[PDB]
Context: bound to proteins that are not shown
Molecule: U5 snRNA
Organism: Saccharomyces cerevisiae
RNA sequence: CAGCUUUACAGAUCAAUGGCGGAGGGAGGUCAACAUCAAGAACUGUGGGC
RNA sequence: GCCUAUAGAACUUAUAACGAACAUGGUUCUUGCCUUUUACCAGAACCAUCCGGGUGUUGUCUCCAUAGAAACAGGUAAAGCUG
RNA sequence: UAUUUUUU
Numbered sequence: 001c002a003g004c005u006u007u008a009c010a011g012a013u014c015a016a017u018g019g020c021g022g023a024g025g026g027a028g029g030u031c032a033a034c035a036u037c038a039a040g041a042a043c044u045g046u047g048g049g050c
Numbered sequence: 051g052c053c054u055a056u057a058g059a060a061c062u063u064a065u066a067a068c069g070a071a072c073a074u075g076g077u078u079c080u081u082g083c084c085u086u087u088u089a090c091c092a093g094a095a096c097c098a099u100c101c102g103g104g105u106g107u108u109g110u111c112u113c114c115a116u117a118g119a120a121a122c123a124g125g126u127a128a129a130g131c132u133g
Numbered sequence: 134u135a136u137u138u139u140u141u
Stems, first nucleotide, its partner, number of pairs: 001133009017121001025114004031109007038062001040061001043058008069101001073099008
C1' cells in the first nucleotide's frame, strides 16, 4: 500500500434485496410467591428452529 | 444427516463439594449401662427432622438506559481477515 | 520480485 463487511454519514433516486426487527429493556434486593433439584443425559419420544 | 426445549427411563460415576457445611429424631438389629424411667454409652440398617443452597418461573421495590429503524451506487473515517 | 518442480 490493495480488496471485501460493519458502524458513523452526506446528500441520493429509489427499487432491490437482503439483512432489523417489525421493535421489549438491562441491573440488582439477606424483596417476595411458585416449582424443581449430584451433575449427567445419553439413546428414544414429542415440540420449536434446521 | 443437526441445534434448542421437553419427559421417559437407561447406563454414569455419585464421591470430594446441591452444602469443600454437619447437628437431631424414630423403628429394627447389635453392644452396653442393667435395672427402671427418662436421659444416654457406642456401632449398624432404613425412613424422618431441622439449619443452609441454588436453578428457572414470575412478580414487586432502588439505579442505568433510551429507537421507531437501518443498509443500496460508490466517497470519507475507523475497525476485522488474505498479499 | 525472472536462471532445473509450477507464473518469464